Shown are 26 nucleotides from a PDB entry: RNA. It was solved by X-ray crystallography to 1.58 angstrom.
[PDB]
C1' cells in the first nucleotide's frame, strides 16, 4: 500500500 | 434493498 470480514456516521436511488 | 462519500475494530498479502 492493496484486499477481506464487522462496525459508525451521512449521501444519491 | 442497492450504490457513493467519510470514520472506526480487525484479519489476509
Nucleotide at each position: 500500500u492493496u484486499c477481506u470480514g464487522c462496525u459508525g456516521c451521512u449521501g444519491a436511488a | 434493498u442497492u450504490c457513493u462519500g467519510c470514520a472506526g475494530c480487525u484479519g489476509a498479502a